[PDB]
Context: bound to proteins that are not shown
RNA sequence: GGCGCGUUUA
RNA sequence: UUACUUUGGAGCCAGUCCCAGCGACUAUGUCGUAUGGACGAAGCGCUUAUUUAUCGG
RNA sequence: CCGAUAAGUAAAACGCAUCAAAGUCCUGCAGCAGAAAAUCAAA
DNA sequence: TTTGATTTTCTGCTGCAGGATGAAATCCCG
DNA sequence: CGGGATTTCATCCTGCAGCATCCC
Numbered sequence: 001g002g003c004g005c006g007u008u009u010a
Numbered sequence: 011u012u013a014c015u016u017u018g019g020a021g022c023c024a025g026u027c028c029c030a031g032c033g034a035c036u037a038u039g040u041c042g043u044a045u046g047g048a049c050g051a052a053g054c055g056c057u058u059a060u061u062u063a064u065c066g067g
Numbered sequence: 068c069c070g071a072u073a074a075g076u077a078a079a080a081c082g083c084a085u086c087a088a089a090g091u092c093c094u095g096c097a098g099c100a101g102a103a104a105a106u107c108a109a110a
Numbered sequence: 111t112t113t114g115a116t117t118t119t120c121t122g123c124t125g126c127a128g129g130a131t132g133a134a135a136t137c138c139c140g
Numbered sequence: 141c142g143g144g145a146t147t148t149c150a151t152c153c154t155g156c157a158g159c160a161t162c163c164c
Stems, first nucleotide, its partner, number of pairs: 001023003014090004025049002028047003031043005053083003057078006064071003092129019131150010
Other pairs, nucleotide, nucleotide, family: 004020cWW005020cWW005085tWW006018tWW006086tWS007087cWH008088cWH009089cWH018086cWW023051cSS063072cWW064072cWW
C1' cells in the first nucleotide's frame, strides 16, 4: 500500500 | 429509532517479469530492480449437509 | 450399511481477535501551495 | 548543484462574499 | 364562489483596534 469484520461516540 | 461522511485502535495479505518504467552494459537488444498497469494473495473458532483417504466389526 | 478422524465445498445464527472519538453546509470566485516542462540568467 | 524571473497544464486547501423565505394579495377556473 | 396557483414584499448587527505572532 491492498482487503474485510465492525464497537463506543445519551 | 438508521444504515451517512470521516478520523483513530485492532485482524488478514503484500508475490509473478506477462506488457511497460528505471538502472548497468557485453547496447536497435541482454541481465537486474518490483516503480506503474494486468493478474492472483486477502481472519479464526463452534454447528449442519457433503466429497477424498485412514480405521472399528 | 454406518461411524470418529487430516482437508475442501455449501448454508444460517453465534463468540473471539476488535476497541474509542468527530461532523456546518451550499454556491461563487480569488489567493497561496504542490507538480513537472520550456526560455533568459546567477552563484 | 540549485535557485531568481516569465509561461503552459492540472490539482487541493483556506479566505472572503451572498445565504439558511414567511406573510399577504391578486387572479383564474371548475 | 372557493381552491389553489401566482405574484409582491421585505427584514436586520455595533465594535472599537497597535507592531509581534507562525517558521526558517
This is an experimental structure of RNA (gRNA) with a sequence from a Deltaproteobacteria bacterium, together with DNA, with 164 nucleotides shown. The work is reported in "CasX enzymes comprise a distinct family of RNA-guided genome editors" (Liu et al., Nature, 2019). Method: electron microscopy, resolution 3.7 angstroms. The entry became public in 2019. Protein in the same entry: CasX. The depositors describe the entry as "CasX ternary complex with 30bp target DNA". The entry is indexed under CasX, sgRNA, target DNA, CRISPR, RNA BINDING PROTEIN-RNA-DNA complex.